[PDB]
Context: one part of a larger RNA, bound to proteins that are not shown
C1' cells in the first nucleotide's frame, strides 16, 4: 500500500437546523372563586327570505280577432299582377295593387310571476334602540376534575385483537391380503425337511483317566430352524417395545417464533345530539318454575313437556352390487341316424370328403317379469309395522 | 340409550290406527309445500365488513435529545 470514482447499507466524526431541553391544543360539562353589560320573552324602527287565488300593477311566452290603425300619417324585401289615371314609339321609366316579414298600437282570451320586478298582506330570520339588572346570559382565571378528538420533547417496555407464516406438542378415525411379520399360551394330536449339524459317537490338537477348541457324521438327543396341520385360542394392530403404508366429510385441540395494522360518517333507526359498542354470522340470560353446589346479595349446575330418527328383539317390501345353484331361449359342437352330389392307382356291395332337411349326444357364452340361496358396520329423506326399567 | 336447524291453534288435504251397527259414520296419531286478514323487545358474549390500549417506564440544557437527507473518514456486498 491493491490509480481514483460509483451503487446498496450501516457506523463514527462534523458544520448546522430545532426559541428541543419538563412538553400541545380546544369543544362541553362538574366544581371553586370574581366581574358585566344585559339572556329569554315583549314594544318600536329598519332590511332580507319565502309564499299569495294576481291579492293590485307591471308585464312576459304563444297563439287570436277588427286592422282605426303605414308607401301622404311607420318600414325592409318579392323571378306576384299593373297605367287599362304619369313625362319616351301601339315600345321604357315612375305611381299603385297584392303577397312575406314587420312596426309601434288601441284591447281582449291561454299559461306564468319566471331566474324581468315592484305594492299590499301572512310568515320567518337578523341588526339598531327601548324595557327587561339577575337561580337568566357572558368574559377572564384556578381544579396537578371528567368526557370527546388530535396527539405526546426524547428513548424505550408490556398487553390482547386480526391477517400472513414457519414450527412444536396431544389426541381420533379409515383402509389394506377386511394389513403382512411378530407376542403370549413350555401350543397342543403330528407329519415331512433339512443344514450355516444341538447333544452325542469317531479322529485330531489342549488343560491334574476328569474339564476345552477344530475336522467328519447326521434328524433331535443334554440346542435350535423352515413346511403342512385336525385346528388354532388370548392380547394387541399400521403398536405408548420407532419393523414396513396411503389417508382424513374416515381431523379436532393447544402452543411457540417471525413479519404486519392498510381503511376510516357501517346510525332506515330515536325524527339521532358524550366517541353511530354498528351490518352479516355463531352463541348465552330474562319478560315460567322448581330444585341442587359453594360463598354472602354473588358464582357455578339440572332442567321445566311432546314428537318423531337410529342403537335393541321381532317379521317385514323393493332395489343394487357380487358369488353359487335350477329351469326355459338363442348362438356357438369332440360326435351319432336315416339322401344327393363330388374325390382317391386299395376299385367285388374298394375307401375316404362337403352339402340340404329332420332326429340324438357333450360342452360353452348371452339375453332372461327369470326363479331360490348367499354376502354387504349396502340403498330406499336409515322403505315400512309393533315393545321396553 | 344416542341423535333432529324438530316444536302455536282451527280447518283442510296424504298415509297409519280402533270399533267397523253395508270394510257406512264417527273416534285417534304421523306428515303437509295446503287454507281472509299486520308485531316480540331487553340485555350481553363474541375466531362476526383490515388495533387497540378506558396500560406502563425512564431521561432531559452550556451538557445532552432529534434531524435515514447534505460534508469527511471506515468497514461489508456490488
Nucleotide at each position: 500500500g491493491u490509480a481514483a470514482a460509483c451503487g446498496g447499507g450501516u457506523g463514527g466524526g462534523g458544520u448546522c437546523c430545532g426559541c428541543g431541553c419538563a412538553g400541545u391544543c380546544c369543544g362541553c360539562c362538574c366544581g371553586g372563586a370574581g366581574g358585566a353589560u344585559u339572556c329569554a320573552a315583549c314594544c318600536c324602527g329598519g332590511c332580507g327570505g319565502c309564499g299569495g287565488g294576481u291579492c293590485c300593477g307591471g308585464c312576459c311566452g304563444u297563439g287570436u280577432c277588427g286592422g282605426c290603425g303605414g308607401c301622404c300619417c311607420g318600414g325592409c324585401g318579392g323571378a306576384u299582377c299593373u297605367u287599362u289615371c304619369c313625362c319616351g314609339c301601339g315600345c321604357g321609366g315612375g305611381g299603385g295593387a297584392c303577397c312575406g316579414u314587420c312596426c309601434c298600437c288601441c284591447g281582449a282570451c291561454c299559461g306564468g310571476c319566471g331566474a324581468c320586478c315592484g305594492g299590499c298582506c301572512g310568515c320567518c330570520g337578523c341588526c339598531g334602540g327601548g324595557c327587561g339588572c339577575a337561580u337568566u346570559u357572558c368574559c377572564a382565571c384556578c381544579g396537578c376534575g371528567g368526557c370527546g378528538g388530535u396527539g405526546c420533547g426524547c428513548c424505550g417496555c408490556g398487553a390482547c385483537c386480526g391477517g400472513c407464516u414457519c414450527c412444536g406438542g396431544g389426541a381420533c378415525g379409515g383402509c389394506u391380503g377386511g394389513g403382512a411379520a411378530g407376542g403370549c399360551c413350555c401350543g397342543g394330536c403330528g407329519g415331512g425337511g433339512a443344514a450355516g449339524g444341538u447333544g452325542g459317537c469317531u479322529c485330531g490338537g489342549g488343560g491334574g483317566c476328569c474339564c476345552c477348541c477344530g475336522a467328519g457324521u447326521g434328524u433331535u438327543a443334554c440346542a435350535g430352524c423352515c413346511c403342512c396341520c385336525c385346528c388354532g385360542g388370548c392380547a394387541g394392530c399400521a403398536g405408548c417395545a420407532c419393523u414396513c403404508g396411503c389417508c382424513g366429510a374416515a381431523u379436532c385441540c393447544c402452543g411457540g417464533g417471525g413479519c404486519c395494522g392498510a381503511g376510516g360518517g357501517a346510525g332506515c333507526g330515536a325524527g339521532a345530539c358524550c366517541c353511530g359498542u354498528c351490518g352479516c354470522c355463531g352463541c348465552g340470560c330474562u319478560c315460567u318454575c322448581c330444585c341442587c353446589c359453594c360463598u354472602c346479595g354473588g358464582g357455578g349446575g339440572g332442567g321445566c313437556c311432546g314428537g318423531g330418527c337410529c342403537a335393541c328383539c321381532c317379521c317385514u317390501c323393493c332395489c343394487a352390487c357380487g358369488g353359487c345353484g335350477c329351469g326355459a331361449c338363442c348362438g356357438c359342437u369332440c360326435g351319432g341316424g336315416g339322401c344327393g352330389g363330388a374325390c382317391u392307382g386299395u376299385c367285388c356291395c374298394c375307401a375316404g370328403u362337403g352339402c340340404g332337411c329332420c332326429c340324438c349326444g357333450g360342452g360353452c357364452g348371452g339375453g332372461u317379469c327369470g326363479c331360490g340361496c348367499c354376502g354387504u358396520c349396502g340403498g330406499g329423506c336409515c322403505c315400512g309395522g309393533g315393545g321396553g326399567a | 340409550g344416542g341423535c333432529c336447524a324438530c316444536g302455536c291453534g282451527c280447518g283442510c288435504g296424504u298415509c297409519c290406527c280402533c270399533c267397523g251397527a253395508a270394510g257406512a259414520g264417527g273416534g285417534g296419531g304421523a306428515c303437509g309445500g295446503c287454507g281472509g286478514a299486520g308485531c316480540g323487545a331487553g340485555c350481553g358474549c363474541a375466531c362476526g365488513g383490515g388495533g387497540u390500549c378506558g396500560g406502563c417506564g425512564g431521561c432531559g440544557a452550556c451538557g445532552u435529545c432529534g434531524g435515514c437527507u447534505a460534508c469527511c473518514c471506515a468497514c461489508c456486498c456490488g
Source information: An RNA structure (28S rRNA, nucleotides 431 to 1311) from Homo sapiens, in which 467 nucleotides are resolved. The reconstruction used 103,321 particles. The 2025 paper behind the entry is "Visualizing the translation landscape in human cells at high resolution". The entry has 79 different proteins, among them 40S ribosomal protein S6, 40S ribosomal protein S3a and Small ribosomal subunit protein eS30. It comes from the structure "In situ human unrotated hibernating without CCDC124 state 80S ribosome". Ions in the entry include magnesium and zinc. The structure was determined by electron microscopy at 2.77 A resolution and released in 2025.